[PDB]
Context: one part of a larger RNA, bound to proteins that are not shown
Molecule: rRNA 28S, nucleotides 369 to 1128
Organism: Giardia lamblia ATCC 50803
C1' cells in the first nucleotide's frame, strides 16, 4: 500500500497476477506506463428437443396476375 | 405484406434379383401371440416348375396409418471456419554496378643486389683441349617504393569512425601480376587453381509479385453479474504412446407407477 | 417396493497359522 | 540295505485350517375339482 | 409333448379353509440429446524389483486435485472441523513463563 | 537423529 | 558377598558464510511419567434476526464450498418499428468532461456543483461486426 476497528495513528491480517502443471511466491515463461482497437459471426447439410398452422394429407417451387 | 401456382415429402414393407405383398387381440408402455417378405419342406389341385392348404429357426415390417410445412434452440460436419504463428511445395516475372569466368579496346610496375648464353686479351698443351683476367645482360631470381594482398598482437573498437573499420607488424612487387571501359553467361540455371565458394549487405538453390488468411494431433490469447448443479485423470480398440472413437463418471429435459 | 446396513437360513474359497502324509530338500544317534 | 529315534525347511510342498469375504432365500399357503397339448 | 396305464408335465380356470409372518431408515423406475476428462498425486494398511531413494511398479477405504476456518514455528495432503450476511452462547484438535489470548493443586525421576 | 558396545552416575526391582 | 535386570541420564557422537528444542529463556522448572479442577478459542454445534434456493396440512420447514463442464434470471452498448393525453426531455442549456451524495449482493443505475455549446431518450416488440489487464498483441503518446 489493501481490509477491519476505533476520527486517524495505533493495534490486528495480507507473498505477483495471468498460464502449463500432481504441484508456482519462485532461481519456470509473459508483462515500464497510459489511451484507442483486438479474437465462436454467417451459409449449406445431418441428428434430437420446443413452439405454430394444417392433418391422411401437406406445401409463399420456378413463373404468371 | 394481396390472388393463383409442379414436382416432391407422407400414405407399405421385404427381397441380389424374377418379384411378391400385411388386420387378431391392447387407454399408454413393456412382452406374448398371429399375419407379409426373405430361405427351408407335408399335402390337394385348376389355366400346372401355376394355384390353394399348412408347419420349421432367424432378420426387417404389420396388426383400424401421423406427417408435411415454417419458426428457434442445443450439438455435430464441410468452408480463411474463434484469432495469431512454420520449415517447405508450385506459377509467372527481373537483375553479372557487387562478385566468377572469358573476349575486345586501352594504362601501369622508383631504386639497389646476383651474374647465364654469346664475345675479346694474355698463358699452357703433340693434340684434344685446359688456366686467367674482361665484356655481355638471363631469370614464373633475391632486398624495397607505390600498387595488389590479409600474417600475429588472439592490439584498438566492439550503445563503433565502420551492418567488418583503425594501429604496428606482415605476404608479394617483371609474372599463372595490377587497374580501367565495353561485351558475353540466368536460377535446380550460370559460374568455380574446389572453400559448396560467389551469383547486388540474401546462397546445401538469388530476389519480385500471386496461388495464400497454404496445413499444423503442437504453444500464445479468447472481453460484464448473481442463482442452481458438478465431474476425470479409469476399461478396450487404434502406424496408438503430447491426439482419438465407444463405455463409464456429469448436467439439462422429460416420462411412467 | 427400495437398500455400499445388521440379524436368521443354505451353498462356496484354501490365505495367515501349522505341518512333514505327498512333491522337493537337510544335521546327526542307535539296533539289525 | 532295512527299523526306531532325531536338529532345520519351501513364491512356483499340503493330509489340516481361520480372521475375512461372496452367491441365493426371509409371504402368500393349503385341500378339492375341471379344462388343453 | 411324455408313459405299458387309469402315467406325467406344461398353461390355464373354478370352490370351500385362511392370510400379513426378523430389525433399522426410506418414495421408486425408465428413456432422448450433449459436454469436460482418457499426463494424476499423497496418507493408512498389504505387498513386488533394488543395498537403498523424497525410487520405479501394484490391492480395499480416505484424500488433495476441486476444500475456506484453527492448530502442527515453518509446508496442497498431517491433527480437529468441511464455508450465505450478523449478534450472543457453548466449546473440538493444540495448549496455558514473556515475546503472545489461557491454570492451579497432588504423586513418583532428574 | 542414532548402532553394537561400555558407565563402584542416581532411583528401583528378581534371583541365589 | 554376588548375577541378572528396569527408569531417567554419561561415553561412543567428525565439516566446510554467523545461527537456531520458533525466540529469549528455565534447570528440587518454565523439563519427563501419571491423577484431578480450571482456562483460552474454528460462525464447527446451539438460540435469535436477514437473503437467496428447494419444499409445504400455505400456519411454516430443511438448506447455502466448488477446478474442468452444464443450466436459469438478468445487468450495458450501437440501430429499426411503436409508445411517450391537447401531444416524450432540449441555448430558461442537450452529448461528453471533471469532483460529491444517493439506490442496489452486484454487474450497473440515478441525482447535485462546476466546464461545455446542440442535440437525447425510458417502456413493449425486432436486429448484431454487442462488454478487455494480459497474446515478446497493433497504432499513438
Nucleotide at each position: 500500500g489493501c481490509c477491519g476497528g476505533c476520527c486517524c495513528g495505533c493495534c490486528g491480517g495480507c507473498c505477483c497476477c495471468g498460464u502449463c502443471u500432481c504441484g508456482a511466491a519462485a532461481c519456470a515463461c509473459g508483462g515500464a506506463c497510459c489511451g484507442a482497437g483486438g479474437a465462436g459471426c454467417c451459409a449449406c447439410g445431418c441428428g434430437c428437443c420446443g413452439c405454430g398452422g394444417c392433418g391422411a394429407g401437406c406445401c409463399c417451387g420456378a413463373g404468371g396476375g | 405484406c394481396c390472388c393463383c401456382g409442379c414436382g416432391g415429402c407422407g400414405g407399405a414393407g421385404c427381397g441380389a434379383g424374377c418379384g411378391c405383398g400385411a388386420g387378431a387381440c391392447g387407454c399408454c408402455c413393456c412382452g406374448g401371440g398371429c399375419c407379409c417378405g426373405c430361405c427351408g419342406c407335408g399335402c390337394c389341385c385348376c389355366u400346372g416348375c401355376g394355384g390353394g392348404c399348412g408347419u420349421g429357426c432367424g432378420c426387417g415390417g404389420g396388426c383400424c396409418g401421423a406427417g408435411c410445412c415454417g419458426c428457434g434452440g442445443c450439438g455435430c460436419g464441410u468452408g480463411g471456419g474463434c484469432c495469431c504463428g512454420a520449415a517447405a511445395g508450385g506459377c509467372g516475372g527481373u537483375g553479372a554496378u557487387c562478385u566468377a569466368u572469358g573476349c575486345c579496346c586501352g594504362g601501369c610496375g622508383a631504386g639497389g643486389g646476383c651474374g647465364a648464353g654469346g664475345c675479346c686479351g694474355g698463358g699452357c698443351g703433340a693434340a684434344a683441349g685446359c688456366c686467367u683476367g674482361g665484356u655481355g645482360g638471363a631469370g614464373g631470381c633475391c632486398c624495397g617504393c607505390c600498387g595488389c594482398g590479409g600474417u600475429g598482437c588472439u592490439g584498438a573498437c566492439g550503445c563503433g569512425c565502420a551492418g567488418a573499420u583503425c594501429g604496428c607488424u606482415c605476404g608479394u612487387c617483371g609474372g599463372a601480376g595490377c587497374c580501367g571501359g565495353g561485351c558475353a553467361u540466368g536460377g535446380g540455371g550460370g559460374c568455380g587453381a574446389a572453400a559448396g565458394a560467389c551469383u547486388c549487405a540474401u546462397c546445401g538453390a538469388a530476389c519480385c509479385g500471386c496461388c495464400u488468411g497454404g496445413u499444423a494431433g503442437c504453444u500464445g490469447g479468447u472481453u460484464g453479474c448473481c442463482u442452481c448443479c458438478g465431474a476425470a485423470a479409469u476399461g478396450u480398440c487404434u502406424c496408438c504412446c503430447a491426439g482419438g472413437a465407444c463405455a463409464g463418471c456429469c448436467g439439462c429435459c422429460g416420462c411412467c407407477c | 417396493g427400495c437398500a455400499g446396513u445388521u440379524g436368521c437360513g443354505g451353498c462356496c474359497c484354501g490365505u495367515a497359522g501349522a505341518g512333514c502324509g505327498c512333491u522337493g530338500g537337510c544335521c546327526g544317534g542307535c539296533g539289525g | 540295505c532295512c527299523g526306531c529315534c532325531c536338529c532345520c525347511c519351501a513364491a512356483a510342498c499340503u493330509c489340516c485350517g481361520a480372521a475375512g469375504g461372496g452367491c441365493c432365500g426371509c409371504g402368500c399357503c393349503g385341500c378339492c375339482c375341471c379344462g388343453c397339448c | 409333448c411324455u408313459g405299458g396305464c387309469c402315467u406325467g408335465g406344461g398353461c390355464g380356470g373354478g370352490g370351500c379353509g385362511g392370510g400379513c409372518g426378523a430389525a433399522u431408515g426410506c418414495g421408486g423406475g425408465c428413456g432422448g440429446c450433449g459436454c469436460g476428462u482418457g499426463g494424476g498425486c499423497c496418507c493408512c494398511u498389504c505387498c513386488u524389483g533394488g543395498u537403498a531413494a523424497g525410487c520405479a511398479g501394484g490391492a480395499c477405504g480416505g484424500g488433495c486435485g476441486a476444500g475456506g476456518c484453527g492448530g502442527g514455528a515453518c509446508g496442497a495432503u498431517c491433527c480437529g472441523g468441511a464455508c450465505g450476511c450478523c449478534g450472543g452462547g457453548c466449546c473440538a484438535g493444540g495448549g496455558u513463563g514473556c515475546g503472545c489470548c489461557g491454570c492451579c493443586g497432588g504423586g513418583g525421576c532428574c | 537423529g542414532g548402532a553394537a558396545c561400555g558407565g563402584c552416575g542416581u532411583c528401583g526391582g528378581c534371583c541365589g | 558377598c554376588g548375577g541378572c535386570c528396569g527408569g531417567c541420564c554419561c561415553g561412543g557422537a567428525a565439516a566446510a558464510u554467523g545461527g537456531a528444542g520458533c525466540g529469549c529463556g528455565c534447570c528440587g522448572g518454565a523439563g519427563c511419567c501419571c491423577c484431578g479442577g480450571a482456562c483460552c478459542c474454528g460462525c464447527g454445534c446451539c438460540c435469535g434476526g436477514c437473503c437467496g434456493c428447494c419444499g409445504c396440512g400455505c400456519g411454516c420447514g430443511g438448506c447455502g464450498g466448488g477446478u474442468a463442464g452444464g443450466a436459469g434470471g438478468c445487468c450495458g452498448c450501437a440501430g429499426a418499428g411503436g409508445c411517450c393525453c391537447c401531444g416524450g426531455g432540449g441555448g430558461c442549456g442537450a452529448a461528453g468532461g471533471c469532483g460529491g451524495c444517493g439506490c442496489g449482493c452486484a454487474g450497473g443505475c440515478c441525482c447535485c456543483g462546476c466546464c461545455g455549446g446542440a442535440c437525447c431518450g425510458g417502456c413493449c416488440u425486432c436486429u448484431g461486426g454487442u462488454g478487455c489487464a494480459g497474446a515478446u498483441c497493433u497504432c499513438g503518446g